[PDB]
Context: one part of a larger RNA, bound to proteins that are not shown
RNA sequence: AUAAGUAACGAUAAAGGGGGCGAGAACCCCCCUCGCCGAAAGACCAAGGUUUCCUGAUCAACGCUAAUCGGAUCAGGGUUAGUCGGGGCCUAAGGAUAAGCCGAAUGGCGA
RNA sequence: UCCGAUGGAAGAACCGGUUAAUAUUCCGGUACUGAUAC
RNA sequence: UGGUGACGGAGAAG
RNA sequence: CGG
RNA sequence: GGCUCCCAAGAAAACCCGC
RNA sequence: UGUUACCCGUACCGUAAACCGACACAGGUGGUUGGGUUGAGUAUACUAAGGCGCUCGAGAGAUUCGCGGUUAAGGAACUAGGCAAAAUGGUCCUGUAACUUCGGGAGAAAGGACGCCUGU
RNA sequence: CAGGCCGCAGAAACCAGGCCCAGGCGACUGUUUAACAAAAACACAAGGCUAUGCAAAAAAGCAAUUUGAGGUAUAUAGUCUGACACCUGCCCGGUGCUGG
RNA sequence: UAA
RNA sequence: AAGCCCCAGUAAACGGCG
RNA sequence: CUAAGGUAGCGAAAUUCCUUGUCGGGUAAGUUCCGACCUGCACGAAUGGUGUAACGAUCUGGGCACUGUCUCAACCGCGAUCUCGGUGAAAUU
Numbered sequence: 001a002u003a004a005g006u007a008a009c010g011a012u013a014a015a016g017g018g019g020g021c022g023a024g025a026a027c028c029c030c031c032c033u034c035g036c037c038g039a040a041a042g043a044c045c046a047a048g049g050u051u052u053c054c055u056g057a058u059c060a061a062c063g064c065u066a067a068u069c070g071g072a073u074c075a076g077g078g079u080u081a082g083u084c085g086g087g088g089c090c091u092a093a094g095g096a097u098a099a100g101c102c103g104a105a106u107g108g109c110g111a
Numbered sequence: 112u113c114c115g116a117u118g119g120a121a122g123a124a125c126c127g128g129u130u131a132a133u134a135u136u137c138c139g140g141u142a143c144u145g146a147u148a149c
Numbered sequence: 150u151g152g153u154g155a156c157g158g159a160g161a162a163g
Numbered sequence: 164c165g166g
Numbered sequence: 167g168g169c170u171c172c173c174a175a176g177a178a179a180a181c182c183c184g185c
Numbered sequence: 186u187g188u189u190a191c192c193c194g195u196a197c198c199g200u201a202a203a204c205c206g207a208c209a210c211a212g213g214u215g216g217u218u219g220g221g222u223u224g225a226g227u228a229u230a231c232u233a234a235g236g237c238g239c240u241c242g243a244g245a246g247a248u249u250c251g252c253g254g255u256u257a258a259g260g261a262a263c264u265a266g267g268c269a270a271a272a273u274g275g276u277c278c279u280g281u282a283a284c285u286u287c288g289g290g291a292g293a294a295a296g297g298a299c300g301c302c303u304g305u
Numbered sequence: 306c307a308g309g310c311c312g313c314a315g316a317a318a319c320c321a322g323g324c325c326c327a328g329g330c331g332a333c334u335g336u337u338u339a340a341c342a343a344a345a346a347c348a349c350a351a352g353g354c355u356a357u358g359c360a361a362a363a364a365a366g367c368a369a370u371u372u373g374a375g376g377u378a379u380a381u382a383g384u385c386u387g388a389c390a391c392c393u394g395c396c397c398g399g400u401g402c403u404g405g
Numbered sequence: 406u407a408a
Numbered sequence: 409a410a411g412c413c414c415c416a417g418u419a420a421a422c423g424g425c426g
Numbered sequence: 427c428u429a430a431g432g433u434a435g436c437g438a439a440a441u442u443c444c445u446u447g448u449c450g451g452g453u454a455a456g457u458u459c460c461g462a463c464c465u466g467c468a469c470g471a472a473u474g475g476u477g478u479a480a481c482g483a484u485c486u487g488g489g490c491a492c493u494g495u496c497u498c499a500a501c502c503g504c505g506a507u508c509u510c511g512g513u514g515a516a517a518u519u
Base pairs, nucleotide, nucleotide: 001519008513009512015033016032017031018030019029020028034238035237036236037235042218043217044216045215048198049197052196053077054076055075056074057073058072062070063069082143083142084194085193086192089119090118094114095113096112100109101108102107125140126139127138128137144190145189148186151183152182157172158171159170160169173176204213205212220232221231222230241511242510243509244508249506250505251504252503253502254501255500256499258497259496262495267492275299276298277297278296279295284289286388300310301309302308303307304306311315323490324489325488326487328485329484330482331481335347336346351386352385353384354383355382356381357380363372364371365370389477390476391475392474394425395424396423399422400421401418402417403416404415405414435469436466447463448462449461450460451459
Other pairs, nucleotide, nucleotide, family: 002518cWW003517tHS004516tHH005006cHS005514tWS006515tWH007514tHS010208tWW013237tWS014034tWS014238cSS021025tWH022024tHS022068cWS025068tWS026241tWS027065tWW027066tWS036041tWS038234tHS040042cHS040219tWS040234tWH046199tHS047199tHS047201tWW050196tHS051078tWS051079tWW054131cSS059062tHS059070tWH061072cWS066240cHS067240tWW070071tSS071202tHS077132tWS078079cWH081195tWH082123tWS088122tWW090179cSS091116tWH091178cSS093115tHS099110tHS102368cSS116118tHS118177cWS121122cSS129134tWH146188cWH147187cWH150184cWW153181cWW154180tHS155179tHH156178tWH161168cWW173175tHS197203tWS198203tSS201214tWH206210tWS223229cWW224228tHS257494cWH257498cWW260493tHS260495tHS261267tHS261268cWH261269cWW261493tWH263495cSS264266tHS271492cSS273322tHS274321cWH280294tHS281293tHS282291tHH283290tHS285288tWS286288cHS286478cHS312314tHS327486cWW330345cSS332479tWS332480tWS337344tWH338342tHH338343tWH350387tHS352420tWS357361cSS358377tSS359376tWW359377tWS359378tHH361374tHH362373tHS362381tWS366368tHS366369tHS375376cHS386472cSS388478tHS392471tWS393472cWH396429cSS397421tWH398423tHS419422cHS424430tSS426431cHS427431cWW432433cHS432470tWS433471tWH434470tHS438445cWH439441tHS442444tWS452456tWS452458cWW453455tHS456458tWS471474cSS494498cWS
C1' cells in the first nucleotide's frame, strides 16, 4: 500500500442557557438552572513518584475531536522548625564478625 | 561483640492571622524543654 | 546486686 | 394562598 | 483504665529506680 | 538573670490522569476520619460540607445485538438439567414432625397482626 | 386494648430465607489445579504398626555444625487408615523385613 | 574376598 | 568375616482367599 | 493342584459385560430414581466392611410455590446500530 474513510474515540452520573475573551469556541473563564457521589467519587497519614505545585508566554508535538484550555513546551518563582516526622540511643528475626572449628581454591561455620 | 525496625526510648505547646504558591515551621500572643556563664 | 521497662484472647463495666 |  | 473468665500460657535490650 | 538550641524532611499526587498495570487503562494498593433523616447497623434510600457530570459530538429512532420493564389464557408442556427468571423475604405473637451422637434437626413446616386519628 | 377514618394495596419505596420428601459420596469447619476441574480429591481430630535409652532415631550438609530439642518413651520420627457406632474372618506358601 |  | 544356606517368625507388612 | 480355597456384612452397586436383567412403587406414558431378588462378566473387612445424627456454592430423583423456560410471541426504554461533522487502526493480501 490493501482491507477503509471501515472498527473504534475506554463504564448509559446528563446536561441547558446567558455573558466574557478570542482570528477561530459543544468543550476555555464567570453567572443561573439541571444531574451524580456523599463509610465517598469528601478530608488525612504512610509506601511509591519526583517539580507534576504557582505565574507569564506558546498551541508545533502530546491530549483518542477542536481548543483561546491542560498534569503539555519554554522561562521565572515556590518547600523556612529547640517543641511536628526522622536521625542521633536500644535491641528482634536475620546478617557481619572475635577466640576457635572445618575445608582443592573461591571459602563454610562460629558469642 | 557489632549491625539491623516493622517494636522500645525520645527532652519538649496551643490560639489566631497572613501568600499566587509554605506554615504547629513566618508573624502577634501564650507557653514549655535542654545545655551554658554568675 | 535486687525491681521497673515487660507485653495473650474474649466479655461486662467505669 | 395564609402567616 | 482497670475487673472477670479461659487455655493455646502470651519478645529483647537500652532506660529508669533501689542498693 | 543572661547567651544559646545542630543535622535531614517539609512543594505537589497519593481508593490515583502523578503509585504497580506499555496508555490520561472499568484492575490492584497498608492505616485514620467519615455530618443529617432512616434504621439493629459503618446495610439501604435521599441529602449538607466538600467533590464531580467520567476529553468526541449532532441528528435520526430500520433490522440486529447489550442492559432493563410489562404481558391474555395455560403453567416446566422448555431443556441434558426448572439453566435463567419468577417466587420467598421484616418485627412481634402462636405453633413446630421423622430422626438423633440429646447438642440438635429448627427460622422446620403451618398460621395471625402491622397505616392514621381519638379514648382510657 | 377498644372506637373510628382512608386506600387496590399500611413489612408500604430501597432493603429483605423459597420450602418439603427421598437417595449416592465425604463425619464435620477448612485446603487445591494464579489463567477451562472446588470435587467424592487433600487435610483433619482420632486408630494401628514400626523405629528410637539420648552425640537418640531421623533430616540437611564434604565437613564443621545445625534441626530433632535443649525435648527424653504420656517423647520424637517413618508409614497406612480417617469423627462416631457395630466390627474387623482364613493364609507366612511368593516378595520384603527380623532372628539364629 | 582382600591380606 | 559378612554374606549365601538352612531353620523360625512377621499380614492394621506388600500380597492372596483356587 | 493347593499356603489358605471369602467369615460377618453388603450386592445390576461411583463396581453388572449381557442390560432398558426381573418384580413392586411413582407417571397417561419413567433407558433416570426409590424398594426388593441374587448365576457378584469382575464386592468384601484399617489401599478398612456395613451403617450413621449434623454438615455440603457436591452428585442425583420426586413434589408444592412460582413464573416469557415454553405453546408463541407482542410491545416499550436506554446503550450499541444507521446518517452527518472531527480523528482514524487491524487481521489478511
Method: electron microscopy, resolution 2.7 angstroms. The entry became public in 2025. This is an experimental structure of RNA (23S rRNA, nucleotides 1291 to 2027) from Porphyromonas gingivalis, with 519 nucleotides shown. It holds a match to the Rfam family "Bacterial large subunit ribosomal RNA". The family has 102 seed sequences and 51,934 matches in Rfam 15.1. The family is grouped with related families in Rfam's "LSU clan". The entry has 51 different proteins, among them Small ribosomal subunit protein uS17, Large ribosomal subunit protein uL14 and Large ribosomal subunit protein bL20. The reconstruction used 155,090 particles. The PDB entry is titled "70S P. gingivalis ribosome erm-delta-porN strain".